[PDB]
RNA sequence: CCGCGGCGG
RNA sequence: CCGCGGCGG
Numbered sequence: 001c002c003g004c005g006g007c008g009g
Numbered sequence: 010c011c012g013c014g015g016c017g018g
Stems, first nucleotide, its partner, number of pairs: 001018004006013004
């Protein structure tokens, strides 16, 4: 830095 | 759409 998916707004 | 922790590269 990218992806996935969890939670919150 | 943003933020956070998790995993992988």